[PDB]
Context: bound to proteins that are not shown
RNA sequence: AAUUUCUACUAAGUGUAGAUGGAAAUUAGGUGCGCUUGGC
DNA sequence: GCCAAGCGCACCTAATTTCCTAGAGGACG
DNA sequence: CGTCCTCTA
Numbered sequence: 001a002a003u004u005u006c007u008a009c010u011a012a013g014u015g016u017a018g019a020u021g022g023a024a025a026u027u028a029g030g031u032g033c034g035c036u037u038g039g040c
Numbered sequence: 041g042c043c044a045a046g047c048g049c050a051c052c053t054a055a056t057t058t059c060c061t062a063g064a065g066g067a068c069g
Numbered sequence: 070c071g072t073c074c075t076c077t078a
Base pairs, nucleotide, nucleotide: 005019006018007017008016009015021060022059023058024057025056026055027054028053029052030051031050032049033048034047035046036045037044038043039042040041061078062077063076064075065074066073067072068071069070
Other pairs, nucleotide, nucleotide, family: 001010tWS002010tWH002015tHS003007tWH003008tWH004020cWW011016cSS
C1' cells in the first nucleotide's frame, strides 16, 4: 500500500487473490443524541 | 442505572420498481 | 429533402 469498484493483500515488482448490476426513482429501516410525559 | 410511548436532528443501510432500442415519424431549415 | 429529436411497441 496501487484497483471500474469492493474486500484482503504486496503475491516477486507500476501489481496479486476472490467478488462486483449499473442507472434513475420511490420508499422504509437501524443507530446515536436532545426534548416531553411516564415505568422499574 | 435501566426502560416505554412520542417529537426532532444527524448518520449509514436497504427494499423494490423500471430501462438496458432500431427504425418510423415528426419538426424544421 | 437532410438533419436532428421524438416516439412507439

crRNA, together with DNA: 78 nucleotides with solved positions. The entry also models magnesium and sodium ions. Keywords: nuclease, HYDROLASE-RNA-DNA complex. The entry also contains LbCpf1, not shown here. Released in 2017, the model rests on X-ray crystallography data to a resolution of 2.4 angstroms. Crystallisation conditions: PEG 3350, MIB buffer, pH 5.0. It comes from the structure "Crystal structure of Lachnospiraceae bacterium ND2006 Cpf1 in complex with crRNA and target DNA (TCTA PAM)". Primary citation: Yamano et al., Mol. Cell (2017), "Structural Basis for the Canonical and Non-canonical PAM Recognition by CRISPR-Cpf1".